[PDB]
The RNA (25S rRNA, nucleotides 417 to 1446) from Triticum aestivum has 911 modelled nucleotides. The PDB entry is titled "Atomic structure of wheat ribosome reveals unique features of the plant ribosomes". The entry also models potassium, magnesium and zinc ions. Mishra et al. published it in Structure in 2024: "Cryo-EM structure of wheat ribosome reveals unique features of the plant ribosomes". Keywords: Protein Synthesis Machinery, Eukaryotic Ribosome, Plant, TRANSLATION, RIBOSOME. It holds a match to the Rfam family "Eukaryotic large subunit ribosomal RNA". It was solved by cryo-EM to 2.84 angstrom. The sample was in a buffer at pH 7.6.
Context: one part of a larger RNA, bound to proteins that are not shown
């Protein structure tokens, strides 16, 4: 090395991607808001 | 007809919140190899029990035959070690596959 | 399984009660909850993972569609390629189905009244217009005087 | 398990209209009528009122009819500037070879 | 009126120029110079010759010294347009996935016999029970 | 509860295979006896 | 010609005569009393059906199975 | 149980049983079954032969066939025949032999 | 004498040739046998994907009830039917995009869907486009020595 394309499967090589793949969660010093009742607004379940 | 909830004020009242900084306590995706429990599956080994003519060969006896020219073979019971030759069943207990993880 | 007894890394062990015999287990008390197996490792912006893409290697496996045909890879016929355009449609009539409205009725189709968005829309004409509501006869011409019986969904009594 | 009513759809047997045929008390406008009784007949009938109307889809039919595809026919019209014949009026076809009537002379009749 | 030499110039004579035509190479070409052309050859060449222009005769008609020749590259019936998107039981094409279900080439009739209706064999729609 | 491309008890049907002529119809070869 | 054997045969011969195929049966759609109906049937309740009605029927081989 | 429609209305192989023909991969018929509609594993290859019919897949195990390479599996274990100076022979259908020989060779039968 | 195994004559065609080839001779041929291995989309056990069978969910702490949720068994297909989806163009309704870049096109650019498709990225390019409901049609190409153009 007197076709090349094609299925199926792996490989080398490229091109790609980053939600392509985590760094948060419970316990303690530093900052910062309030029950209970009550006066008053409004507006609601159930019969 | 009874009991609800927000707001926004108050007066007693004290346990909170917060992707506010750390001293705190194990943790995330991609992978791997480990054994632990279940399912299915493959392989290799090893002992029980049962049945047959519940058989051979040894010790044991018998009883005919072939000049015994393969020189000795073949048949039963009296005895039990390998074991009947094999088929049949019940059992331990090892290596791996493959896929699962309440 | 594993914990609301204890002890032991852990796997386990430990209790009482009747039977079994021959040494030692067997079969059992049964009472309420909760109830996603673990270990440990490299790696995390790198020359790392990955990939359904692109291209080449190998192995296996692979004949060119379409079509007629009993039978195509055929030495059967169309096809050089690429774009855009190309072949069960409308309309009358029936039919069975199926939806929607009414319902012994249904249909308002052609008209007519009206309609300030309107070739829509909305009213309204049927006491006889067409289907139906009755056959049978070639025709003239009659015209349905009102059922029982098996099998049967489901209702309803009793056991 | 036993009873009872029992839809719809199945099967059976009937009755009623109506064609044909068969019957005929009776009343009657004398040819009508129907009391009874009825048929191996024959209907697309009652004895179940279900239909009308609009829509889809499928299927058969006439239409171009799924799309493209004869040879063909028919109707009207164009063409003798090729070519085909007739016809009128123009135009053309060297130089050799054979050598038939007429005619001459000469000879013979 | 015979012989014999001359004259004369007849003929749908003859060999051949131009014209006109087309036998053979079955030659050249044969996607040609050409939808009939080119080489050679070869018939005819005073006539039933060859040609221009004018006129006539038009399709189921015409013209035909006759080959069914020829009638504008079209003739065993021209050529336009229109019926007319004739008709074909006849070839050939008929455009997107999946998913269920899934034949038949057999009766029977038919101027059927490469068609068509019947019945079979499918599918879809149900519904009626058990 | 109704079947069934199946069997199994029963019970009908049949003239094809084989086989017959030493049975009919038909085809065939031999001898024996009278 | 007759009798008694012989050899060998058959889609349209035939006296036997199979295998394999065929059909029909294996209950609740049966059966039995009792009582009626006919216009059919018979000398005749005699049949031959039907209607009404009280009882009786352990499901009547095997195997599958919705149709 | 009914309704409403499609395609079909050329077939073609096989084991049995059959007709015509000398015969045919021929012409025709009886009962199934297959191909036509069907891949897939084997017969090197093929519509009907043999096996066995199917959704994507991952372990085991098989049918038919095979285990010396191509070619996954033994040059396994065993016991004959066979020597081909004819291209010895070697997978249903399938791809092919006869009638008749042989003092090749091996088994057996009958007798002298 | 005779029987039958395997062998050898009986055995001739035309491109070189075909136990499927190399090759084999205590076979790797023929007969018959033991063991094991290979080996199909067939058969087990499992998983997931359709169809189909049968089943559970309301004084609902309740749901695309056209839905989830458990249970077997299934699975080939021209001619052909039928069901559910996929694209394309209008109309009447709803909801949206777009000069801060819409339709077309175009790309070894990343994805979902079995599939028809369908989202989305990075370019071009500069004025227009979706998508759902519900109707409606000149609505889907590889062929027809299809038609037109272009090569």
């Nucleotide at each position: 090395g007197g076709a090349a394309g094609c299925g199926g499967a792996u490989g080398g090589g490229g091109g790609c991607c980053g939600g392509c793949g985590a760094u948060g969660c419970g316990c303690c010093c530093c900052g910062g808001c309030c029950g209970u009742a009550u006066g008053c607004g409004g507006a609601a379940c159930g019969g | 007809c009874u009991g609800g909830u927000c707001c926004g004020c108050c007066g007693c009242u004290c346990g909170g919140c917060u992707c506010g900084g750390g001293g705190u306590g194990u943790g995330g995706a991609c992978u791997g190899u480990u054994g632990u429990c279940g399912g299915c599956c493959g392989c290799g080994c090893c002992g029980g029990c049962g049945g047959c003519c519940a058989a051979a060969g040894c010790c044991c006896g018998g009883g005919g035959g072939c000049c015994c020219u393969a020189g000795g073979u073949g048949c039963c019971c009296c005895c039990g070690g390998u074991g009947g030759c094999c088929g049949u069943c019940g059992u331990c207990g090892g290596c791996a596959c493959g896929g699962c993880c309440g | 399984c594993g914990c609301g007894c204890c002890u032991a890394a852990a796997g386990g062990c430990g209790u009482g009660u009747c039977c079994c015999u021959c040494g030692g287990g067997g079969c059992a008390c049964u009472g309420c909850g909760c109830u996603g197996c673990a270990a440990c490792g490299g790696c995390c912006u790198g020359c790392g993972g990955g990939c359904u893409c692109c291209c080449c290697a190998u192995c296996c496996g692979a004949c060119c569609c379409g079509u007629c045909u009993u039978g195509a890879a055929a030495c059967a016929c169309g096809g050089a390629c690429c774009a855009a355009g190309g072949a069960g449609u409308c309309u009358g009539a029936c039919a069975u189905g199926c939806g929607u409205g009414c319902g012994a009725g249904u249909c308002g189709a052609c008209g007519g009244g009206u309609u300030c968005u309107g070739a829509a829309a909305c009213c309204u004409g049927g006491g006889a217009u067409g289907c139906g509501c009755a056959a049978g006869g070639a025709a003239g011409c009659u015209g349905a005087c009102g059922a029982g019986c098996g099998g049967g969904a489901g209702g309803c009594c009793c056991u | 398990g036993g009873g009872c009513c029992g839809c719809a759809c199945c099967g059976c047997u009937g009755g009623c209209c109506g064609a044909c045929c068969c019957u005929g008390a009776u009343c009657u406008u004398c040819u009508g009528u129907g009391a009874a009784g009825g048929g191996u007949u024959c209907g697309a009938g009652u004895u179940g009122g279900a239909g009308c109307a609009c829509g889809c889809c499928u299927g058969u039919c006439g239409g171009g009819a799924c799309c493209c595809g004869a040879a063909a026919g028919a109707u009207g019209g164009u063409g003798a500037a090729c070519u085909a014949u007739g016809c009128c009026u123009g135009a053309g076809c060297g130089g050799g070879g054979c050598g038939a009537a007429g005619c001459c002379a000469g000879a013979g009749g | 009126c015979u012989c014999u030499g001359g004259u004369g110039g007849a003929g749908g004579c003859u060999c051949g120029a131009a014209g006109c035509g087309a036998u053979a190479c079955u030659g050249a070409c044969g996607u040609g110079c050409a939808a009939a052309u080119c080489g050679u050859u070869c018939g005819u060449c005073u006539g039933a010759c060859u040609u221009g222009g004018g006129u006539a005769u038009a399709g189921g008609g015409g013209c035909g010294a006759a080959a069914g020749a020829c009638u504008a590259a079209u003739c065993g019936a021209a050529c336009c347009a229109u019926c007319u998107a004739g008709u074909a039981g006849c070839u050939g094409g008929u455009u997107c996935c999946c998913u269920c279900c899934g034949a038949a080439g057999u009766u029977u009739c038919c101027c059927u016999c490469a068609g068509g209706a019947u019945a079979g064999c499918u599918g879809g729609a149900g519904c009626c029970c058990a | 509860a109704c079947g069934a491309g199946u069997u199994c008890u029963a019970u009908c049907a049949g003239g094809u295979a084989a086989a017959g002529c030493c049975a009919a119809u038909g085809a065939u070869u031999a001898g024996a006896g009278g | 010609c007759c009798u008694a054997u012989u050899c060998u045969c058959a889609a349209a011969c035939u006296u036997u005569a199979a295998a394999u195929a065929g059909g029909u049966a294996g209950g609740a759609u049966g059966g039995c009393g009792c009582g009626g109906c006919u216009g059919c049937u018979u000398c005749g309740g005699u049949g031959a059906g039907c209607c009404g009605u009280g009882c009786c029927a352990u499901g009547g081989a095997a195997u599958c199975g919705g149709g | 149980c009914u309704c409403c429609a499609a395609g079909u209305g050329g077939g073609c192989c096989a084991u049995u049983u059959u007709u015509g023909g000398u015969a045919a991969g021929c012409a025709g018929a009886a009962c199934u079954g297959g191909c036509g509609a069907u891949g897939c594993g084997g017969g090197a290859u093929g519509a009907a032969c043999c096996g066995g019919a199917a959704g994507c897949c991952g372990g085991g195990u098989u049918a038919c066939g095979g285990u010396g390479c191509c070619c996954a599996a033994c040059u396994g274990c065993g016991c004959g025949c066979u020597a081909a100076c004819c291209u010895a022979g070697a997978a249903c259908c399938c791809a092919c032999a006869a009638a008749g020989g042989g003092u090749g060779u091996u088994g057996g039968u009958c007798g002298a | 004498a005779c029987u039958a195994g395997c062998c050898c004559c009986g055995a001739a065609a035309a491109u070189g040739g075909a136990u499927g080839g190399c090759g084999c001779u205590g076979a790797a041929g023929c007969g018959c046998g033991c063991g094991a291995c290979c080996c199909a989309c067939a058969c087990c056990c499992g998983g997931c994907c359709a169809u189909c069978u049968g089943g559970g969910c309301g004084a609902g702490c309740g749901c695309c009830a056209u839905g989830c949720c458990c249970c077997g068994a299934u699975g080939a297909g021209u001619a052909g039917g039928a069901g559910g989806g996929c694209g394309c163009g209008g109309c009447g309704g709803c909801c949206g995009c777009u000069g801060c870049a819409a339709a077309a096109c175009c790309c070894g650019g990343g994805g979902c869907g079995c599939g028809a498709g369908c989202c989305c990225g990075g370019g071009c390019g500069g004025a227009g486009c979706g998508g759902c409901c519900g109707u409606c049609g000149g609505u889907g190409c590889a062929g027809a020595u299809c038609u037109u153009g272009g090569u």